[PDB]
RNA sequence: CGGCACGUAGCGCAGCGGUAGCGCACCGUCAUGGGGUGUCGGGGGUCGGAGGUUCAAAUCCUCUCGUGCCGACCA
Numbered sequence: 001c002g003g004c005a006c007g008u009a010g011c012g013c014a015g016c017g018g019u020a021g022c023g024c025a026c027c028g029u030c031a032u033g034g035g036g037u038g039u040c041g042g043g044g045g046u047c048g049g050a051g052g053u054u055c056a057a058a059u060c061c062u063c064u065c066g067u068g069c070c071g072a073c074c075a
Base pairs, nucleotide, nucleotide: 001071002070003069004068005067006066007065010024011023012022013021018055026042027041028040030038048064049063051061052060
């Protein structure tokens, strides 16, 4: 420098024209004289930033910033 893959809750991941979900974590109540485990039940996300098309964009398109992957060979 060329591609090509992803940025989604505090963390790790699914979802890629209409719904945004899962596990751990946090919180409230039980159980225990007390903590852990366990049982009952809540809430949490500009969908990396921003803009084009469209009835309408996490999704289609483009620019941009990180990270990762594969090639920068013959002289």

Shown are 75 nucleotides from a PDB entry: RNA (tRNA) from Escherichia coli K-12. NCBI's taxonomy places the organism under Bacteria, Pseudomonadati, Enterobacterales, Enterobacteriaceae, Escherichia coli. The reconstruction used 107,016 particles. Released in 2021, the model rests on cryo-EM data to a resolution of 2.9 angstrom. The entry has 49 different proteins, among them 50S ribosomal protein L5, 50S ribosomal protein L33 and 50S ribosomal protein L17. An Rfam search finds the family "tRNA" in it. For this family Rfam cites "tRNAscan-SE: a program for improved detection of transfer RNA genes in genomic sequence" (Lowe and Eddy, Nucleic Acids Res, 1997). The family has 954 seed sequences and 5,335,975 matches in Rfam 15.1. It comes from the structure "Cryo-EM structure of 70S ribosome stalled with TnaC peptide (control)". Su et al. published it in Nucleic Acids Res. in 2021: "Structural basis of l-tryptophan-dependent inhibition of release factor 2 by the TnaC arrest peptide". Ions in the entry include magnesium and zinc.